Solved structure of RNA (RNA (nun gene and immunity region)) with a sequence from Shamshuipovirus HK022, together with DNA, 136 nucleotides shown. The entry also contains DNA-directed RNA polymerase subunit alpha, DNA-directed RNA polymerase subunit beta, DNA-directed RNA polymerase subunit beta' and DNA-directed RNA polymerase subunit omega, not shown here. It comes from the structure "Cryo-EM structure of HK022 putRNA-associated E.coli RNA polymerase elongation complex". It was solved by cryo-EM to 3.17 A. Taxonomically the source falls in Shamshuipovirus (Viruses, Duplodnaviria, Uroviricota, Hendrixvirinae). The reconstruction used 120,100 particles. Ions in the entry include zinc and magnesium.
Context: bound to proteins that are not shown
DNA sequence: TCACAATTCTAAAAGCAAAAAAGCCTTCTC
DNA sequence: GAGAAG
DNA sequence: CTTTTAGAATTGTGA
């Protein structure tokens, strides 16, 4: 001097620690940012059941992607 | 990218 | 019965503008 | 001194 | 701890 973390991702902040995911706040930290529509799947959120605090399914929404059609630019 | 109470002042 | 009337609650009470100042719950920590 | 409870 | 006027709804005697 760099590395990773803080409700998805990304750059920058700010707190923390050093190769690890924690600690810190608890509509789980602030500020900006994402060409769209159909299709895929599905973080994340809930629904039903049973199991007796644990597991099974689910697809109205949905995040980091991923093939293909259509449009101002 | 703003209210509220008091004062005052100014034209009718 | 059923009528006046004096009590007592309610609601009004011009417009436009300028300038200031003081504010924007008690209250209980340890 | 800052955050609440009420 | 004062306005002034006015109207509308009570109760409070009043026959």
């Nucleotide at each position: 001097u760099a590395g990773a973390c803080g409700a998805a991702c990304g750059g920058c902040g700010c707190g923390u620690c050093u190769u690890u995911a924690a600690a810190c706040c608890a509509u789980g930290c602030g500020u900006c940012g994402g060409g769209a529509g159909c299709g895929c799947g599905g973080c994340g959120g809930g629904u039903u059941c049973a199991g007796g605090a644990u597991g099974a399914a689910c697809g109205g929404c949905a995040a980091u992607g991923c093939u293909g059609c259509u449009c101002a630019u | 990218g703003g209210c509220u109470u008091u004062u005052u002042u100014g034209c009718u």